RNA sequence: GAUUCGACGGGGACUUCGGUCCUCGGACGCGGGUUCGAUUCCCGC
Numbered sequence: 001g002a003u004u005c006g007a008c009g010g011g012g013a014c015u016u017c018g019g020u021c022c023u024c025g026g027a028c029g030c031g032g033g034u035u036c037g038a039u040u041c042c043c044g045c
Stems, first nucleotide, its partner, number of pairs: 008025007029045001031043003
Other pairs, nucleotide, nucleotide, family: 017018cHS030044cWW035037tHS
C1' cells in the first nucleotide's frame, strides 16, 4: 500500500425512462502472467 472522485472502453444493477449506480481495464520503459491484491514478484522484447 483498494484507489485516475471523474472521461473513455468492457461487463452488470434499479427506474414513472427522464434518472441513479456498481464493477473491470488504464499511468509508473513495451506487451503479458502469477495472486484476493500489486508502479515494487515472475516471463520475453
Shown are 45 nucleotides from a PDB entry: RNA. Method: X-ray diffraction, resolution 3.2 angstrom. The entry became public in 2003. It holds a match to the Rfam family "transfer-messenger RNA". Its family is annotated with RNA catabolic process in the Gene Ontology. Clan: tRNA clan. Rfam's curators write: Bacterial tmRNA, also known as 10Sa RNA or SsrA, is named for its dual tRNA and mRNA-like properties. Its role is to liberate the mRNA from a stalled ribosome. To accomplish this part of the tmRNA is used as a reading frame that ends in a translation stop signal. A reference for the family is Felden et al. (1997), "Probing the structure of the Escherichia coli 10Sa RNA (tmRNA)", RNA. Crystals were grown from: Isopropanol, cacodylate, ammonium acetate, magnesium acetate, calcium acetate, pH 6.8, VAPOR DIFFUSION, SITTING DROP, temperature 293K. Gutmann et al. published it in Nature in 2003: "Crystal structure of the transfer-RNA domain of transfer-messenger RNA in complex with SmpB". It was solved together with SsrA-binding protein. Keywords: SmpB, tmRNA, trans-translation, protein-RNA complex, RNA BINDING PROTEIN-RNA COMPLEX.